[PDB]
RNA sequence: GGUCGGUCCCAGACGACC
RNA sequence: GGAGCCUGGGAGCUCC
Repeated sequence: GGUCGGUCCCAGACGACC
Repeated sequence: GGAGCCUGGGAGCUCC
């Protein structure tokens, strides 16, 4: 940094995994 | 107004 996850969007945390 | 769908705000809904 990413693929996924908790109803959807944005922004985060968190979880599994690369 | 509050409880619930992880947290804040938006959409949706269940309950009081």